[PDB]
RNA sequence: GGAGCCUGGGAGCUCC
RNA sequence: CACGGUCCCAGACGUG
Repeated sequence: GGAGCCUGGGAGCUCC
Repeated sequence: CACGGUCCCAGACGUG
RNA backbone atom coordinates (compact mmCIF):
# COMPACT_ATOMS: atom_id res chain seq x y z
O5' G A 1 -0.65 4.64 0.25
C5' G A 1 -0.71 3.40 0.96
C4' G A 1 -0.69 2.24 0.00
C3' G A 1 -1.94 1.36 0.00
O3' G A 1 -2.98 1.94 -0.78
C1' G A 1 0.00 0.00 0.00
P G A 2 -4.45 2.11 -0.15
O5' G A 2 -5.13 0.68 -0.36
C5' G A 2 -5.88 0.39 -1.54
C4' G A 2 -5.74 -1.07 -1.89
C3' G A 2 -6.69 -2.02 -1.17
O3' G A 2 -7.97 -2.07 -1.79
C1' G A 2 -4.50 -2.91 -1.12
P A A 3 -9.21 -2.75 -1.02
O5' A A 3 -8.64 -4.16 -0.55
C5' A A 3 -8.48 -5.24 -1.47
C4' A A 3 -8.61 -6.56 -0.75
C3' A A 3 -9.60 -6.58 0.41
O3' A A 3 -10.93 -6.80 -0.06
C1' A A 3 -7.57 -7.55 1.11
P G A 4 -12.18 -6.42 0.89
O5' G A 4 -12.17 -7.55 2.00
C5' G A 4 -12.11 -8.93 1.64
C4' G A 4 -11.85 -9.79 2.86
C3' G A 4 -12.70 -9.47 4.07
O3' G A 4 -14.01 -10.04 3.96
C1' G A 4 -10.46 -9.79 4.74
P C A 5 -15.30 -9.16 4.35
O5' C A 5 -15.69 -9.68 5.80
C5' C A 5 -15.76 -11.07 6.09
C4' C A 5 -15.64 -11.31 7.57
C3' C A 5 -16.45 -10.37 8.46
O3' C A 5 -17.75 -10.88 8.77
C1' C A 5 -14.19 -10.40 9.18
P C A 6 -18.78 -11.26 7.59
O5' C A 6 -18.63 -10.09 6.52
C5' C A 6 -19.02 -10.28 5.16
C4' C A 6 -19.84 -9.11 4.67
C3' C A 6 -19.25 -7.73 4.93
O3' C A 6 -18.31 -7.37 3.93
C1' C A 6 -21.56 -7.75 5.49
P U A 7 -17.38 -6.08 4.14
O5' U A 7 -18.40 -4.86 4.18
C5' U A 7 -18.38 -3.93 5.25
C4' U A 7 -19.41 -2.85 5.03
C3' U A 7 -19.19 -1.59 5.86
O3' U A 7 -18.36 -0.66 5.17
C1' U A 7 -21.38 -2.38 6.23
P G A 8 -17.02 -0.11 5.87
O5' G A 8 -17.54 1.04 6.84
C5' G A 8 -17.58 2.40 6.42
C4' G A 8 -18.21 3.26 7.49
C3' G A 8 -17.40 3.43 8.76
O3' G A 8 -16.44 4.48 8.62
C1' G A 8 -19.65 2.92 9.30
P G A 9 -15.54 4.92 9.88
O5' G A 9 -16.60 5.50 10.92
C5' G A 9 -16.53 6.85 11.38
C4' G A 9 -16.26 6.88 12.86
C3' G A 9 -15.03 6.12 13.32
O3' G A 9 -13.85 6.91 13.20
C1' G A 9 -16.86 5.52 14.68
P G A 10 -12.44 6.20 12.90
O5' G A 10 -12.00 5.60 14.31
C5' G A 10 -11.47 6.44 15.33
C4' G A 10 -11.57 5.75 16.68
C3' G A 10 -10.60 4.60 16.89
O3' G A 10 -9.33 5.06 17.33
C1' G A 10 -12.77 3.94 17.54
P A A 11 -8.01 4.17 17.07
O5' A A 11 -7.87 3.29 18.39
C5' A A 11 -7.10 2.09 18.39
C4' A A 11 -7.48 1.23 19.58
C3' A A 11 -7.17 -0.26 19.43
O3' A A 11 -5.82 -0.58 19.76
C1' A A 11 -9.39 -0.01 20.15
P G A 12 -5.34 -2.11 19.75
O5' G A 12 -5.66 -2.63 18.28
C5' G A 12 -7.00 -2.91 17.85
C4' G A 12 -7.32 -4.38 18.06
C3' G A 12 -6.51 -5.34 17.20
O3' G A 12 -5.31 -5.71 17.86
C1' G A 12 -8.81 -5.76 16.89
P C A 13 -3.89 -5.50 17.12
O5' C A 13 -3.67 -6.87 16.33
C5' C A 13 -3.91 -8.12 16.97
C4' C A 13 -4.33 -9.15 15.94
C3' C A 13 -3.44 -9.25 14.71
O3' C A 13 -2.25 -9.98 14.95
C1' C A 13 -5.69 -9.22 14.03
P U A 14 -0.95 -9.70 14.05
O5' U A 14 -1.27 -10.42 12.67
C5' U A 14 -1.15 -11.84 12.55
C4' U A 14 -2.10 -12.35 11.49
C3' U A 14 -1.60 -12.28 10.05
O3' U A 14 -0.72 -13.35 9.73
C1' U A 14 -3.78 -11.43 10.12
P C A 15 0.25 -13.22 8.46
O5' C A 15 -0.73 -12.90 7.25
C5' C A 15 -1.63 -13.89 6.75
C4' C A 15 -2.03 -13.56 5.33
C3' C A 15 -0.92 -12.97 4.47
O3' C A 15 -0.11 -13.99 3.89
C1' C A 15 -2.83 -11.60 4.30
P C A 16 1.48 -13.98 4.12
O5' C A 16 2.04 -13.23 2.83
C5' C A 16 1.79 -13.74 1.52
C4' C A 16 1.73 -12.61 0.52
C3' C A 16 2.97 -11.73 0.46
O3' C A 16 3.99 -12.28 -0.38
C1' C A 16 1.03 -10.37 0.56
O5' C B 1 -34.62 -4.18 23.57
C5' C B 1 -33.66 -4.33 24.62
C4' C B 1 -33.91 -5.61 25.40
C3' C B 1 -32.86 -6.70 25.20
O3' C B 1 -31.76 -6.54 26.10
C1' C B 1 -35.00 -7.61 24.84
P A B 2 -30.28 -6.92 25.61
O5' A B 2 -30.28 -8.51 25.57
C5' A B 2 -30.17 -9.28 26.76
C4' A B 2 -30.33 -10.75 26.46
C3' A B 2 -29.24 -11.37 25.59
O3' A B 2 -28.09 -11.70 26.36
C1' A B 2 -31.37 -12.09 24.85
P C B 3 -26.70 -12.03 25.61
O5' C B 3 -27.07 -13.20 24.60
C5' C B 3 -27.26 -14.54 25.06
C4' C B 3 -27.26 -15.50 23.90
C3' C B 3 -26.17 -15.31 22.87
O3' C B 3 -24.92 -15.86 23.30
C1' C B 3 -28.22 -15.71 21.78
P G B 4 -23.55 -15.33 22.65
O5' G B 4 -23.58 -15.90 21.16
C5' G B 4 -23.66 -17.30 20.92
C4' G B 4 -23.36 -17.61 19.47
C3' G B 4 -22.41 -16.65 18.77
O3' G B 4 -21.05 -17.00 18.99
C1' G B 4 -24.34 -16.91 17.44
P G B 5 -19.91 -15.87 18.93
O5' G B 5 -19.90 -15.40 17.41
C5' G B 5 -20.62 -14.24 16.98
C4' G B 5 -21.10 -14.43 15.56
C3' G B 5 -20.47 -13.51 14.52
O3' G B 5 -19.19 -13.99 14.11
C1' G B 5 -22.81 -13.71 14.15
P U B 6 -18.05 -12.94 13.68
O5' U B 6 -17.56 -12.31 15.07
C5' U B 6 -16.61 -11.25 15.09
C4' U B 6 -16.00 -11.13 16.47
C3' U B 6 -16.57 -10.02 17.34
O3' U B 6 -17.72 -10.44 18.06
C1' U B 6 -14.22 -9.84 17.29
P C B 7 -18.81 -9.36 18.53
O5' C B 7 -17.98 -8.33 19.41
C5' C B 7 -17.57 -8.66 20.74
C4' C B 7 -17.42 -7.40 21.56
C3' C B 7 -18.52 -6.36 21.34
O3' C B 7 -19.62 -6.58 22.21
C1' C B 7 -16.43 -5.34 21.01
P C B 8 -21.12 -6.35 21.68
O5' C B 8 -21.42 -4.82 22.02
C5' C B 8 -21.26 -4.33 23.35
C4' C B 8 -21.19 -2.82 23.34
C3' C B 8 -22.25 -2.11 22.51
O3' C B 8 -23.45 -1.91 23.25
C1' C B 8 -20.14 -1.29 21.90
P C B 9 -24.87 -2.31 22.60
O5' C B 9 -25.20 -1.11 21.62
C5' C B 9 -25.06 0.25 22.03
C4' C B 9 -24.76 1.13 20.84
C3' C B 9 -25.56 0.91 19.58
O3' C B 9 -26.95 1.17 19.74
C1' C B 9 -23.38 1.40 18.99
P A B 10 -27.98 0.80 18.56
O5' A B 10 -27.94 2.07 17.60
C5' A B 10 -29.06 2.41 16.79
C4' A B 10 -28.64 2.50 15.33
C3' A B 10 -28.89 1.31 14.45
O3' A B 10 -30.28 1.00 14.27
C1' A B 10 -26.86 2.19 13.88
P G B 11 -30.71 -0.48 13.82
O5' G B 11 -30.50 -0.49 12.24
C5' G B 11 -31.55 -0.11 11.35
C4' G B 11 -31.20 -0.50 9.93
C3' G B 11 -31.45 -1.96 9.57
O3' G B 11 -32.79 -2.16 9.13
C1' G B 11 -29.25 -1.37 8.95
P A B 12 -33.52 -3.58 9.39
O5' A B 12 -32.79 -4.58 8.39
C5' A B 12 -33.46 -5.08 7.23
C4' A B 12 -32.54 -6.01 6.46
C3' A B 12 -32.46 -7.44 6.98
O3' A B 12 -33.45 -8.26 6.38
C1' A B 12 -30.28 -6.55 6.80
P C B 13 -33.82 -9.69 7.04
O5' C B 13 -32.45 -10.50 6.98
C5' C B 13 -31.70 -10.76 8.17
C4' C B 13 -30.59 -11.75 7.87
C3' C B 13 -30.67 -13.05 8.66
O3' C B 13 -31.35 -14.05 7.93
C1' C B 13 -28.59 -12.01 9.07
P G B 14 -32.93 -14.27 8.14
O5' G B 14 -33.00 -15.47 9.19
C5' G B 14 -32.75 -16.81 8.77
C4' G B 14 -32.12 -17.60 9.89
C3' G B 14 -32.91 -17.68 11.19
O3' G B 14 -33.97 -18.63 11.11
C1' G B 14 -30.66 -17.22 11.69
P U B 15 -35.20 -18.53 12.14
O5' U B 15 -34.52 -18.71 13.57
C5' U B 15 -33.86 -19.92 13.92
C4' U B 15 -33.49 -19.91 15.39
C3' U B 15 -34.60 -19.47 16.34
O3' U B 15 -35.48 -20.54 16.65
C1' U B 15 -32.61 -18.32 16.88
P G B 16 -36.96 -20.23 17.18
O5' G B 16 -36.74 -19.65 18.64
C5' G B 16 -36.12 -20.44 19.65
C4' G B 16 -36.15 -19.72 20.98
C3' G B 16 -37.46 -19.02 21.32
O3' G B 16 -38.42 -19.92 21.90
C1' G B 16 -35.64 -17.57 21.76